Solved structure of RNA (A-riboswitch) from Bacillus subtilis, 69 nucleotides shown. It was solved by X-ray crystallography to 2.8 angstrom. An Rfam search finds the family "Purine riboswitch aptamer" in it. Delfosse et al. published it in Nucleic Acids Res. in 2010: "Riboswitch structure: an internal residue mimicking the purine ligand". It comes from the structure "Structure of the U65C mutant A-riboswitch aptamer from the Bacillus subtilis pbuE operon".
RNA sequence: GGCCAGUAUAACCUCAAUGAUAUGGUUUGAGGGUGUCUACCAGGAACCGUAAAAUCCUGACUACUGGUC
Numbered sequence: 001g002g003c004c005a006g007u008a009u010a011a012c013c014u015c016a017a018u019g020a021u022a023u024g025g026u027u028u029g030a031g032g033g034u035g036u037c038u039a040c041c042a043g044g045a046a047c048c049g050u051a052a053a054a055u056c057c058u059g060a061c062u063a064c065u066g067g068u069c
Base pairs, nucleotide, nucleotide: 001069002068003067004066005065006064007063008062009039012032013031014030015029016028017027024048025047033040035061041059042058043057044056045055
Other pairs, nucleotide, nucleotide, family: 009035tHS010033cWS018026cWW020024cSS020053tWH021024cSS021050tSS021052tWH022049tSS022051tWH025054tWS035038tWS035039tWS037062cWS049050cHS
C1' cells in the first nucleotide's frame, strides 16, 4: 500500500451575518468536536400555499489499531 474489521467523528454540533422561494431552500466568519494531519461534502425523499424557518435517509476522505497479502 491492497482487501476485511475497528477506533476517532455524529462527514455532526454551536453562534453570527447573508441570499432565495414550491423550477427555491444559498454563500461566507468564528467556535466546539479531535480526526488540533487532512476532512467536514454530495444525491435523494419530505416539508414549508409563499412567510422564515425546517425533518429524515444513503454514500466518503484522512489518521491510527488488528488480521491478512